Keywords: STEM-AND-LOOP STRUCTURE, SIX-NUCLEOTIDE BULGE, GUGA TETRALOOP, RNA.
Solved structure of RNA, 34 nucleotides shown.
RNA sequence: GGAGGACAUCCCUCACGGGUGACCGUGGUCCUCC
Numbered sequence: 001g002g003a004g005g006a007c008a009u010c011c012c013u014c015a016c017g018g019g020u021g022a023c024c025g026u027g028g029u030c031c032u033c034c
Stems, first nucleotide, its partner, number of pairs: 001034007014027005
Other pairs, nucleotide, nucleotide, family: 008009cWW009010cWS011012cWS016026cWW019021tHS019022tHS
């Protein structure tokens, strides 16, 4: 780097933080192979 399954749950804008401010950043949980 690719792949396979179960739940959440959900799809859409939901959750969290920093900033006078416009905005900027990150993405639920476990297991299995290649």
The 2004 paper behind the entry is "NMR Structures of Loop B RNAs from the Stem-Loop IV Domain of the Enterovirus Internal Ribosome Entry Site: A Single C to U Substitution Drastically Changes the Shape and Flexibility of RNA(,)".